Method: X-ray crystallography, resolution 3 A. The entry became public in 2005. An RNA structure (RNA Diels-Alder ribozyme), in which 49 nucleotides are resolved. The depositors describe the entry as "Crystal structure of selenium-modified Diels-Alder ribozyme complexed with the product of the reaction between N-pentylmaleimide and covalently attached 9-hydroxymethylanthracene". Serganov et al. published it in Nat.Struct.Mol.Biol. in 2005: "Structural basis for Diels-Alder ribozyme-catalyzed carbon-carbon bond formation".
[PDB]
RNA sequence: GGGCGAGGCCGUGCCGGCUCUUCGGAGCAAUACUCGGC
RNA sequence: GGAGCUCGCCC
Numbered sequence: 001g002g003g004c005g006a007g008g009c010c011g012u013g014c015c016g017g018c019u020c021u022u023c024g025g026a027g028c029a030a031u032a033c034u035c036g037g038c
Numbered sequence: 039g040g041a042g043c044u045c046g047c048c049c
Base pairs, nucleotide, nucleotide: 001049002048003047004046005045006044007043008038009037010036011035014040015039017028018027019026020025033042034041
């Protein structure tokens, strides 16, 4: 440093993707060990 | 799908 193992539980969901857009935005999947909480 | 941290074992 790489590779895997671990990083409990509850909550919110960045970029990118995706879909719609009247091009303001809207929504969908997924998303914290990390943000808040227990 | 994207970055970074720790502790294990292994290279």